[PDB]
The RNA (16S ribosomal RNA) from Staphylococcus aureus subsp. aureus NCTC 8325 has 1533 modelled nucleotides. It holds a match to the Rfam family "Bacterial small subunit ribosomal RNA". Its Rfam clan is "SSU clan". The entry is indexed under Ribosome, RbfA, 30S subunit maturation, cryo-EM, ribosome biogenesis, translation, Staphylococcus aureus. The reconstruction used 81,421 particles. Bikmullin et al. published it in Int J Mol Sci in 2023: "Yet Another Similarity between Mitochondrial and Bacterial Ribosomal Small Subunit Biogenesis Obtained by Structural Characterization of RbfA from S. aureus". Method: cryo-EM, resolution 2.89 angstroms. The entry became public in 2023.

Context: bound to proteins that are not shown
């Protein structure tokens, strides 16, 4: 001293980008705004500037001028007025002169280089003022300003002539470490430096002011020369110091030399001559940008970004150039010139430069007073007082930043009022308020505060130097005196809680949620994304959170970003290994010994300024702030040490590398030659009518002889077998054979050189196919092109031809999914098993066998390890080191511009604007497919009967209507709901009608609820006569208990709605065979698994294996019936044996059947065979039941927004004097109709007539009606038995025994209506059924299509029950006759498991 | 629901024609100023000597350098464009 | 995914795309002396 969070998906793990949470600012903007301390404040226009100030000073350098104190005199006689002399003092200034304007202050334009930082050098340097020492300051002169006069000028300002001084200026004398020569000594990094001795040249103020007073002498200041010190400047060098290579060449004073000029100084600094050098991949040159540093922000650090304040250096002063003065300038408030701009102007001509302090215009999102003072500090000038100083010290403005303090404090429940929410109980704001008690930080007022900032300088007293004289002057301690700030800070006293809080957010990241309004609108948003009726995301309100005199937004920097990864990433599939060699620079390098000491390490010295960050201490009331220690900080320099490693030097070694010697294999490469098959074509022989093509065709060839066959020939291309998961090569690539030339690799030995090695930018070569140029060739094939075919269309796939090309020689092109999508080199790290080329050992007599060991390739499987996974794994994608190439989100984009190459085609290098929040990799689960492998399967076909064909019955729609009442509706409605529609029935209409209603409950007047008649009325209903009428407890009520009618508020009620609010119930897939869960424990994870695989079953049924296992629902079994039998029991039933009888009616038994409840039994339970031996499969025996005997209920998960609110309940909306309801008629059923079901016939298997037989089940008390009578029959009437093995309903039909109809719309047939009767209903018309009679349509097996049936089956013919007062062509149950068909899954429909593509995740 | 044609908007690229600016090149010209040569005109400081002449200086003239200006051609940037190319967005803007 | 896809090249087409040549699996597809 270091924090991750959202976002790619149906989910997952990675990669990757985007975004957010932090810090900061010379900030700006929005809302808000009390104060104090400290600091900061034009970042843009180096844009232009009105106005004022920002550099002057010295009278003790000089003259001149002004001025006049003081005093007297003459003087007016105005007796102080003043005319003059004035003794002339103090004093002031224009000019000359000295010093200073080169400092202080401003800006950052230029500048990419010795500009700056850091470290050095001068033996190539200059230095006014200031200190120290020494020697002098001697003697002369001529001018000029000022002043006066004249003139030119608008002015700027100039000139004429006189005029005067100077510490101004000019001669001479003296003085030399200075210049020249000579000589000598010492020393150094070349040139050289220091010192000593003799000859030629340069100065000053005699100044100023003072003291003694003698004017000689003397103090200060000033002057001159010489040498030092100090300060300041100048030059040179090492290192450090932007981006771009879509800038590779730049340089003729440019590089070196000689001489001269020059400069403070060296130097091409400049000339003349001579030469051709100099710089550049270690990035010259060019272009763009930029003042540099101390420092500042950020980050854990490494690093990244910036150059505000303050300090150091540089450059600039409107732009460009130049010089003067001066110690210093090529000068910020100086000069000259040119240019632009502004201003004055008589137009002739002149003046100016705020990037000084304020201020103005302009630009801008934005940055200040036209202030006070020199009191402090510092500068210039002076001897000094002092003057000047927009430096500076202050004050003013601006929340601009940092720091500090407030806007109250204590008690305060009754949780007041009020706001908001509320489930209407309350909750919350909220001790918040009020109230009571306190304080004055802060405000207001009044006092103190000459605060500290102030020290001085100068003027008045001792002491050291000097002197003859501290004489005067020059040198330390005492006094007077000096404040812009400022009456400021601060202190004291009194009064008042009174004047002093806002801003943002509340879905997640991210602290903090509710209501209303809104309704994909308005709007929000940093990302994900919110908003289309219940918005914690918009707007408002309440509440809450964060911060606070500030809060937010925007801009920019760093962090998070390991997202440019040195610390600290990568390149098989996510971005990323160049197509591959050869090799240059460069980078790196095996072992040992000696040595050096450049890197490296270590100490000393110097420096890295001050300020700043950090640490400590002190002062401001604290803090910010200020001050002082210290510490830290360089790739720094000089110098002393150490020697392991890197580097240099020397010498050895064999391991790497290479050459040898003996061997080996090879489609390695180039050139020439040779060969076979096949191909097309040509010729010939035979031979006739076709050939080839496709899915089918067509185009085309064929009588002129095709195709086919046989032979010969021509030419081109490529090399069948060998042939291999084999070989060779750097890659691309390289297969017929022979020869020639030639490259590489491997094995063994290893005496030979002795590290000679690895990598490799630039460079230079090779480089599939296609393509280009010049030629040649051209057999097959075949872009383009022509035709045909196909198609909704076909420019394509298909066919028939066919050019370039495919081939060769020489050039060019230089690209590929050039791939192991894996760069090269080296070393280490388990194994197993093939295969190519060798080597060695063992065994075997012998390798031709085999085994073992080994080297180099080439495969597969697998540890550790790695990866996100897939996977890699000694041929690493593991562990390491060296070098190179390349990557930093997707699209735009390989685009544009530029450059290079190419004949061209194009190739190499290669952006950004903008846009999106993704793109991408691996792996995983569902769903679909216009997917199939299948499988069962009346699912088919096929056998048998039917529909659609004709008529009749039921319901649907439509039709129509007062209503033809409602739903459901392809399967899964349509003989449905509704298993009874004339009224009641019914939901609708019309009419008579009420409105707590038709009904029902709760309160009361109270109570056993009214049976029957007359009347109005279509009926309802109403009026009554009449009677309903404590019935049970009753201790005398009362309750309840019914109500006769009444009032009452609820109400009741809806077949009013909503199955898409629902429960409950039911269909369909479907008896389809599936649906899941726990658990270990695989996977980072999503997930997997179990449930996959094999056998086996109609079945997820059984067995085997199965780190994956184990378990549940579902299937089966469990239930019932039945199929064989045993036991109990025989009555109403049965009759073995009996008697009896029309007949089991009777006596007798339960023998048989039958009859209901226990028991065996079919369960694989045994055998043989098959089967992996097991499961299981096949056959068999026993056995009624053989591979679950048959039939029925039991219908997994669920799908269908399937149906039901109309069984019932059911939330909500509506009517509730009607959307409720009493009574009467109908209507759900109408028909140009269609539909599906069901019934009846189309017939002679038949119809019609007559005698004749076989069945079980169900119901029955007022119902089932024995017999019988009557009737034309329906049925009328009377009548037996029976709460049921007694009796009834009730007879079975077909069928057996004979006949007739004789192939016609039929002796088929009954649709149609009419006549007269029957049961039930008070009622048979829309609206029951039946009967006796008559009438007699269609239909003569039905077209495409179409349904049903697998054995007691269909088909057929009868029976019973419910539905009912009566009404079944519908339903259920019972019974009779009773067949073939399945060889086989292929096709039709439907369901299930498995795998496949998915761009679908509300689907493809 | 994805694509396709016409339209409108946004941002790049080419771009005539077109104006402007920039650093250098060659030539013509040449302000100031230093420097060098002249210097008959003037000149006070020095010398002889003087109504003067010399030394010296300066006015003036000439010459090199020279900023700017002009002439001419190239190189590099802003604006620009008749139009144009592709890219990004919306909308049926027809159909597959 | 209705002619598997993709890579380089040439050509045709308005484009999606087709075809010729060579290559790859980054698709299906497996060895019997």
């Nucleotide at each position: 001293g270091g924090a991750g969070a959202g976002u790619u998906u149906g989910a997952u793990c990675c990669u990757g980008g985007c975004u957010c949470a932090g810090g900061a600012u010379g900030a700006a903007c929005g809302c808000u705004g009390g104060c104090g301390g400290c600091g900061u404040g034009c970042c843009u226009a180096a844009u232009a500037c009105a106005u004022g100030c920002a550099a002057g000073u010295c009278g003790a350098g000089c003259g001149a001028a002004c001025g006049g104190a003081c005093g007297a005199g003459a003087a007016g006689c105005u007796u102080g007025c003043u005319u003059c002399u004035c003794u002339g003092a103090u004093g002031u200034u224009a000019g000359c002169g000295g010093c200073g304007g080169a400092c202080g202050g401003g800006u950052g334009a230029g500048u990419a280089a010795c500009a700056c930082g850091u470290g050095g050098a001068u033996a190539a340097c200059c230095u006014a003022c200031c200190u120290a020492u020494a020697a002098g300051a001697c003697u002369g002169g001529g001018a000029u300003a000022a002043c006066u006069u004249c003139g030119g000028g608008a002015a700027a300002c100039c000139g004429u002539a006189g005029c005067u001084a100077a510490u101004a200026c000019c001669g001479g004398a003296u003085a030399a470490u200075a210049u020249u020569u000579u000589g000598a000594a010492c020393c150094g990094c070349a040139u050289g430096g220091u010192u000593c001795a003799a000859a030629a040249g340069u100065g000053a103020a005699a100044g100023a002011c003072g003291g003694u007073c003698u004017u000689g002498c003397u103090g200060u200041c000033a002057c001159u020369u010489a040498u030092a010190g100090a300060u300041g400047g100048a030059u040179c060098c090492g290192c450090g110091c932007u981006g771009c290579a879509u800038u590779a060449g730049c340089u003729a004073g440019u590089u070196g030399g000689u001489a001269a000029g020059g400069u403070a100084a060296c130097g091409g600094c400049u000339u003349a001559c001579c030469a051709a050098g100099g710089c550049a991949a270690c990035g010259a040159u060019g272009c763009a940008u930029a003042g540099c540093c101390g420092a500042c922000c950020u980050g854990a650090g490494a690093g990244g970004g910036u150059g505000a304040u303050c300090g150091g250096c540089c450059a600039c002063a409107c732009u460009g150039g130049a010089a003067c003065u001066g110690a210093g300038a090529c000068a910020c408030g100086g000069u000259c010139c040119a240019g632009a701009c502004u201003c004055c102007u008589a137009c002739g001509g002149g003046a100016g430069g705020c990037a000084g302090c304020a201020g103005u215009a302009g630009g801008g999102a934005a940055u200040c007073u036209u202030c006070c003072g020199c009191a402090a500090u510092g500068g210039g000038c002076g001897a000094a007082a002092g003057c000047c100083u927009g430096a500076c010290g202050g004050a003013g403005c601006a929340a601009c930043g940092c720091c500090g303090c407030g806007u109250g404090a204590g008690u305060g429940a009754u949780g007041a009022a009020g706001g908001u929410c509320u489930u209407c109980g309350g909750a919350u704001c909220g001790u918040a308020a009020a109230a009571c008690u306190c304080u004055g930080u802060u405000a207001u007022u009044a006092g103190g505060g000459a605060a500290g900032a102030a020290c001085a300088u100068a003027u008045g007293u001792g002491u050291a130097a000097g002197u003859a004289a501290c004489u005067g002057u020059g040198c330390a301690c005492a006094u007077c005196u000096u404040g812009a700030c400022g009456g400021u800070a601060c202190c004291u006293a009194a009064u008042c809680a009174g004047a002093a809080a806002g801003c943002c957010a509340c879905g997640g990241c991210u602290a903090a949620c509710u209501a209303c309004g809104u309704g994909c609108c308005a709007g929000c948003a940093g990302c994900c994304g919110c908003g289309g009726u219940a918005a914690u995301a918009c707007g408002u309100a309440g509440g809450u959170g964060g911060c606070a005199a500030g809060c937010g937004u925007u801009a920019u920097c760093c962090g998070g970003a390991a997202u440019u990864a040195u610390u600290g990433g990568g390149c098989g599939u996510a971005a990323a290994g160049c197509g591959c060699g050869c090799g240059u620079a460069g980078g790196c390098g095996g072992u040992u010994u000696u040595u050096u000491a450049a890197g490296u390490c270590u100490g000393a010295u110097g420096u890295g300024a001050a300020a700043g960050c950090c640490c400590a201490c002190g002062g401001c009331u604290c803090a910010a702030c200020c001050g002082u220690g210290g510490a830290g900080g360089g790739u720094c320099a000089u110098u002393g040490g150490a020697a392991a490693c890197u580097g240099g030097a020397a010498a050895a070694c064999u391991u790497g590398a290479g050459u040898g010697c003996a061997g080996a294999a090879g489609a390695g490469g180039a050139a020439a030659g040779u060969g076979g098959a096949a191909u097309u074509c040509c010729a010939u022989g035979u031979g006739u009518a076709g050939c080839g093509g496709u899915g089918a065709a067509a185009u085309g060839c064929g009588c002129a002889g095709a195709g086919a066959u046989a032979u010969g020939g021509a030419g081109g291309a490529a090399c069948a077998c060998c042939a291999g998961u084999g070989g060779c090569g750097a890659a691309g690539g390289c297969g017929a054979c022979u020869u020639u030339c030639u490259g590489g690799u491997c094995u063994g030995u290893a005496a030979c050189u002795g590290a000679c090695g690895c990598u490799g930018a630039u460079g230079u070569g090779c480089g599939a196919a296609a393509g280009c140029g010049u030629g040649g060739g051209g057999a097959u094939c075949a872009a383009a092109c022509a035709g045909g075919a196909u198609u909704a269309g076909a420019u394509a796939c298909c066919c028939u031809g066919g050019u370039a090309g495919u081939c060769c020689a020489c050039g060019c092109c230089g690209u590929a999914a050039a791939c192991g999508a894996u760069g090269a080199g080296u070393g280490c790290u388990a194994a197993g098993u093939g295969u190519u080329a060798g080597g060695g050992g063992g065994u075997u007599u012998c390798c031709c066998g085999c085994c073992c060991c080994u080297u180099a390739g080439u495969g597969c499987u697998g540890c550790a390890g790695c990866u996100a996974a897939c996977g890699c794994a000694u041929u690493a994608a593991g562990c390491a080191c060296u070098c190179c190439g390349c990557c930093u989100g997707g699209g735009g984009a390989g685009u544009a511009c530029g450059a290079c190459c190419g004949c061209a085609a194009g190739g190499u290098u290669g952006a950004a604007a903008c846009u999106c929040a993704a793109a991408g990799g691996a792996a995983u689960u569902g769903a679909c497919g216009g997917g199939g492998a299948c499988c069962c399967g009346c699912a088919c076909a096929a056998g048998c009967g039917g529909u659609g064909g004709a008529g009749c019955a039921u319901g649907u729609g439509g039709u129509u209507u007062a209503a033809u009442u409602c739903g459901a509706a392809g399967c899964a409605a349509c003989g449905c709901g509704a298993a009874g529609a004339a009224c009641c029935u019914u939901a609708c209409c019309a009419a008579a009608u009420c409105u707590u209603g038709a009904c029902a409950u709760c309160c009361u007047u109270u109570g056993a609820c009214a049976a029957c008649u007359c009347u109005a009325g279509a009926g309802a209903u109403a009026g009554a006569g009449c009677c309903u009428u404590c019935c049970c407890c009753u201790u005398c009520g009362g309750g309840g208990g019914a109500c006769a009618a009444a009032g009452u508020g609820a109400c009741a009620g809806g077949u009013g709605g909503u199955g898409c609010a629902u429960g409950g119930u039911u269909g369909u897939c479907g008896u389809c065979a599936g649906c899941u869960c726990g658990u270990g424990u695989c996977g980072u994870g999503a997930g997997a698994u179990g449930u996959u695989g094999g056998g086996u079953u109609a079945a997820g049924u059984c067995c085997c294996g199965c780190a994956a296992c184990g378990a549940g629902c579902g299937c089966a079994a469990c239930c019932c019936u039945u199929a064989a039998g045993c036991u109990u029991a025989g009555u109403u039933g049965c009759c073995a044996u009996c008697a009896u009888u029309a007949a089991g009616u009777u006596g007798g038994g339960c023998a048989c059947u039958c009859u209901a409840a226990g028991u065996u039994g079919a369960c694989u339970g045994c055998c043989g065979g098959u089967g992996a031996c097991a499961a299981a499969c096949c056959g068999g025996a026993g056995g009624a039941a053989g591979g679950u005997g048959g039939g029925g209920a039991u219908g997994a998960c669920g799908u269908c927004a399937a149906a039901u609110c109309a069984u019932c309940a059911u939330g909500c909306c509506c009517c509730u004097u009607a959307u409720g309801a009493u009574u009467u008629g109908g209507g759900c059923u109408a028909c140009a109709c269609a539909c599906g079901u069901g019934c009846u016939a189309c017939a002679a298997u038949g119809g019609a007539c007559a005698a004749u037989a076989c069945a079980a089940a169900g119901g029955g008390c007022a119902g089932c009606g024995a017999a019988a009578c009557c009737g034309c029959g329906a049925g009328g009437u009377c009548a037996a038995g029976c709460a049921a093995a007694u009796c009834c309903c009730a007879u079975a039909a077909a069928g057996u025994u004979g006949u007739u109809c004789u192939c016609a719309g039929u002796u088929c047939g009954g649709a149609u209506u009419g006549u007269a009767g029957u049961c039930u209903g008070c009622a048979a018309c829309u609206c029951g059924a039946c009967u006796a009679c008559a009438u007699g349509a269609a239909g003569c097996u039905g077209g495409a299509a179409u349904c049903g049936c697998u054995a007691g089956u269909a088909a057929u013919c009868g029976u019973a029950g419910a539905u009912c007062a009566g009404c079944a062509u519908g339903c259920u149950a019972c019974g009779g006759u009773g067949a073939a068909u399945a060889c086989g899954u292929u096709c039709c429909c439907g369901g299930g498991u498995c795998u496949u593509g998915u761009a679908c995740a509300c689907a493809c | 629901c994805c694509g396709u044609c016409a339209c409108a908007c946004c941002a790049c690229g080419a771009g005539a024609g077109u104006u402007u600016g920039u650093a250098a090149c060659a030539c013509c010209c040449g302000a100031a100023g230093c420097c060098g040569g002249u210097g008959g005109a003037g000149u006070a400081a020095c010398c002889u000597u003087u109504u003067a002449g010399g030394a010296g200086c300066u006015a003036g003239c000439c010459g090199u350098c020279g900023a700017a200006g002009g002439u001419g051609g190239g190189a590099c940037a802003a604006a620009u464009g008749a139009u144009u190319g592709g890219g990004g967005u919306g909308a049926a803007g027809u159909c597959g | 995914g209705g002619u598997a896809g993709c890579c380089g090249u040439a050509u045709c087409g308005g484009a999606a795309g087709g075809u010729g040549c060579g290559g790859c699996u980054g698709g299906a597809u497996c060895a019997c002396c």